[PDB]
Context: bound to proteins that are not shown
RNA sequence: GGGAUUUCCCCAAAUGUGGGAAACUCCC
Numbered sequence: 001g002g003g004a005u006u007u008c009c010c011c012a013a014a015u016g017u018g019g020g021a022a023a024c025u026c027c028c
Base pairs, nucleotide, nucleotide: 001028002027003026004025005023006022007021008020009019010018
Other pairs, nucleotide, nucleotide, family: 011012cWH
C1' cells in the first nucleotide's frame, strides 16, 4: 500500500433496493 467483516447519517422514518460517511478485527 491492497483485499475481507460489521456500523452510522439525510429526504419519508420500519419493507422487495438513492447517496454519503464512521469504527473494529482479520488476511496479503